Record summary
Method: cryo-EM, resolution 2.6 angstrom. The entry became public in 2024. The RNA (16S rRNA, nucleotides 965 to 1578) from Psychrobacter urativorans has 602 modelled nucleotides. It holds a match to the Rfam family "Bacterial small subunit ribosomal RNA".
[PDB]
Context: one part of a larger RNA, bound to proteins that are not shown
C1' cells in the first nucleotide's frame, strides 16, 4: 500500500431479531446427475449450473444413433455450351432420388447481345453446431445500486508511496457543510427518462349518462 | 340529445424543507406541525463506477489459430432426444370443515383477434361440430372472472 | 362426498401422420398422501398469503416464463450473535493476499557427514641391539727399497689383530594422520504419503529467552528473565 485477524471502534442491507407462509416428508410436472442405451446430441457446475440456452422435440426443430445416398456439392463469384423461366404428368422407391412424355418461346435493344434461369465442364472453393471462451470481439452474470473509485495542479518523503479521499456532524449516498497542505477536477450518487397517485387545458368516437 | 361526469391521451400545474415551533457549531441537518391528492427519496422501474472471478457464451454472432475436404461437408427415411435400482434442484395438486359439492346472486384489470376471434341458432353428457353474423377492433369478440356473498348438504370418516 | 395419480374404455380436435410420443372430453377405477427428521428458503404493505384472467413461443403441445387485477395480513423491542458489506485504526512471518503462510515425528529413496567392535596403510618418538667400509689410538704377530748403522740391526711405514666412532639392518613399545567397518545419530534433498496444528491476528493458551522435568511429534508444564506483547 493492500488483504486478513477467534483486534478495537463506527455503521448499513429481510443480516439476525419479531412474525407470516413456504421447502425437506406424498403423487405428479420440469431440469440435473447417475444409470441405461445403438443413440440416450452439445453447452450451463458453489453464491453467481440445475421449469439455465430452449419464448415451448411425434415428423421439422436436430446438432445423436440405424439404414438408404451425393461429391465444386443445399448456398457465393469467375466461365463457355441450350432453353424465358414456369406449369402440368407417369411408372419405380420409405422417401432422399432416377428414368421418360406434352404446353409456353420471354422483355429491351435487334443481329455482340444483357438484370433471372434449369441440367455440367473444371479448377479456385464453397461447406463443417469440428477444437481451442486459456489467444479473441461482442454481449451477459456477479460482488453490488455497494459508495466508491481516481487524475490533474500544489506540497512532504531517498523511494515504494502520501495528502487531497482524513477530522467534528450530517445523509439512502465522498450527501451536504464545516475545519484542514491543499487547491481542483471525472465516473460513481442524486436530477434528468417511463409508470403510478390529485387538478387545470385542447377533444368528444366506437368513449360517457347529471340535467 | 347534452358537452355536465367518468374514460380515453396529449400538454402542463404541484411538492421546493415552501411556513411555523423547537435541538444543531450563529451551518449541514434532524424532529415535530400546518396546509395539502401528495412530506421530505410520495410508490414503482429502468438506469449497474474502477474493477473481481483467465467467470458463462468459438453453439446466435463475427474472429486469430488449429484441424476435413467422395467428408467431421449434403440430403433422406425410422429411431433417439420422453429409457429409469437411484439421488437432487426448481415447481403444481393435495393430505380438508376457514372445506367439499350442488343451486342461485355479483365486482376487475390487462392483453390478444385475418398466421384469426366468434354472436346467435342446432345436434351432442362433454370436448367439439354444422350453418350463420359483426369486427382489423374503446364499434364485434375472446370472456364468464374465479376467490366472495345467501340456501341446502356432508359431520371428522382415508370420506 | 377429502384427495385425484395410476389404469381400463370410448371419444373430439391439430397435423401428411398423436405407437415410440400431443391436450383435452366422457363414463369406469381410485394411489400415495391425516401436516412431513436433520436441515432450509423468501418476505417489511397494497408487500407476504390466497383468486382468477391474459400474452410470447406455438398447427397441436404451461404446473415453467412475463405480465394483469381482485381479497388481503401479523410484525419490526432492538444490532448482541450468523451472512455480506462501508469507513476509521492497529497487529501480522500473509502478497493468486486465511480457502494465507507454516512446525515436527513418521513412511520410501538417494546424498555429503559424526560415532563404532574392529581392518588396513603412510609417518614419526622414545629405548635398546648392531656394525660394512672408513679413520684414529694400542699392539698376539707378519713383511720391510730411499734415512742412520757399529752391516747385527735401528729408526719409519704397511699389513694382520683389538678397541673406539658410526651407516645399514634389527628389537620393542608409544604418538599422529589416510582409507575402511557391522551397526546407530543427526543434517540435506525428492512427488497431490501419514499424524496431528505449535508459530506468524489477543494465531483462537502472548510469544521468546535460560534451565529442570515430561510427552508420538510439533511441543506441554514449572521458576525466573524481556518485550521483539493485542486489548486496555
Nucleotide at each position: 500500500u493492500g488483504a486478513c485477524g477467534g483486534g478495537g471502534g463506527c455503521c448499513c442491507g429481510c443480516a439476525c431479531a419479531a412474525g407470516c407462509g413456504g421447502u425437506g416428508g406424498a403423487g405428479c410436472a420440469u431440469g440435473u446427475u447417475g444409470u441405461u442405451u445403438a443413440a440416450u446430441u452439445c453447452g450451463a457446475u458453489g453464491c453467481a449450473a440445475c421449469g439455465c440456452g430452449a419464448a415451448g422435440a411425434a415428423c421439422c426443430u436436430u446438432a445423436c444413433c440405424u439404414g438408404g445416398u451425393c461429391u465444386u456439392g443445399a448456398c457465393a463469384u469467375a466461365u463457355c455450351u441450350a432453353g424465358a423461366a414456369u406449369c402440368c404428368u407417369g411408372c419405380a422407391g420409405a422417401g432422399a432420388u432416377g428414368c421418360g412424355g406434352g404446353a409456353g418461346u420471354g422483355c429491351c435493344u435487334u443481329c455482340g447481345g444483357g438484370a433471372a434461369u434449369u441440367a455440367g465442364a473444371a479448377u479456385a472453393c464453397a461447406g463443417g453446431u469440428g477444437c481451442u471462451g486459456c489467444a479473441u470481439g461482442g454481449c451477459u452474470g456477479u460482488c453490488g445500486u455497494c459508495a466508491g473509485c481516481u487524475c490533474g495542479u500544489g506540497u512532504c518523503g531517498u523511494g515504494a508511496g502520501a495528502u487531497g479521499u482524513u477530522g467534528g456532524g450530517u445523509u439512502a449516498a465522498g450527501u451536504c457543510c464545516c475545519g484542514c497542505a491543499a487547491c481542483g477536477a471525472g465516473c460513481g450518487c442524486a436530477a434528468c427518462c417511463c409508470u403510478u397517485g390529485u387538478c387545470c387545458u385542447u377533444a368528444g368516437u366506437u368513449a360517457c349518462c347529471a340535467g | 340529445g347534452g358537452a355536465a361526469c367518468u374514460c380515453u391521451a396529449a400538454g402542463g400545474a404541484u411538492a421546493c424543507u415552501g411556513c411555523c415551533a423547537g435541538u444543531g457549531a450563529c451551518a449541514a441537518a434532524c424532529u415535530g406541525g400546518a396546509g395539502g391528492a401528495a412530506g421530505g427519496c410520495g410508490g414503482g422501474g429502468a438506469c449497474g463506477a474502477c474493477g473481481u472471478c483467465a467467470a458463462g457464451u468459438c453453439a446466435u454472432c463475427a474472429u486469430g489459430g488449429c484441424c476435413c475436404u467422395u467428408a467431421c461437408g449434403a440430403c433422406c427415411a425410422g429411431g433417439g432426444c420422453u429409457a429409469c435400482a437411484c439421488a437432487c434442484g426448481u415447481g403444481c395438486u393435495a393430505c380438508a370443515a376457514u372445506g367439499g359439492u350442488a343451486g342461485g346472486u355479483a365486482c376487475a384489470g390487462a392483453g390478444g383477434g385475418c398466421a384469426g376471434c366468434u354472436a346467435c341458432a342446432c345436434a351432442g353428457c362433454g370436448a367439439u361440430g354444422u350453418g350463420a353474423u359483426g369486427c382489423g377492433a374503446a364499434u364485434c369478440u375472446c370472456a364468464a372472472a374465479a376467490a366472495g356473498c345467501c340456501u341446502a348438504u356432508c359431520g371428522u370418516a382415508g370420506u | 362426498c377429502c384427495g385425484g395419480a395410476u389404469u381400463g374404455g370410448a371419444g373430439u380436435c391439430u397435423g401428411c401422420a398423436a405407437c415410440u410420443c400431443g391436450a383435452c372430453u366422457c363414463c369406469a377405477u381410485g394411489a400415495a398422501g391425516u401436516a412431513g427428521g436433520a436441515a432450509u428458503c423468501g418476505c417489511u404493505a397494497g408487500u407476504a398469503a390466497u383468486c382468477g384472467c391474459g400474452g410470447a413461443u406455438c398447427a397441436g403441445a404451461a404446473u415453467g416464463c412475463c405480465g394483469c387485477g381482485g381479497u388481503g395480513a401479523a410484525u419490526a423491542c432492538g444490532u448482541u450473535c450468523c451472512c455480506g458489506g462501508g469507513c476509521c485504526u492497529u497487529g501480522u512471518a500473509c502478497a493468486c493476499a486465511c480457502c494465507g503462510c507454516c512446525c515436527g515425528u513418521c513412511a520410501c529413496a538417494c546424498c555429503a557427514u559424526g560415532g563404532g567392535a574392529g581392518u588396513u596403510g603412510a609417518u614419526u618418538g622414545c629405548a635398546c641391539c648392531a656394525g660394512a667400509a672408513g679413520u684414529g689410538g694400542a699392539u698376539a704377530g707378519c713383511u720391510u727399497a730411499a734415512c742412520c748403522u757399529u752391516c747385527g740391526g735401528g729408526a719409519a711405514g704397511g699389513c694382520g689383530u683389538u678397541c673406539a666412532c658410526c651407516a645399514c639392518g634389527g628389537u620393542g613399545u608409544g604418538g599422529u594422520u589416510g582409507a575402511u567397518g557391522a551397526c546407530u545419530g543427526g543434517g540435506g534433498u525428492g512427488a497431490a504419503g501419514u499424524c496431528g496444528u505449535a508459530a506468524c491476528a489477543a494465531g483462537g493458551u502472548a510469544g521468546c529467552c535460560g534451565u529442570a522435568g515430561g510427552g508420538g511429534a510439533a511441543c506441554c508444564u514449572g521458576c525466573g528473565g524481556c518485550u521483539g506483547g493485542a486489548u486496555c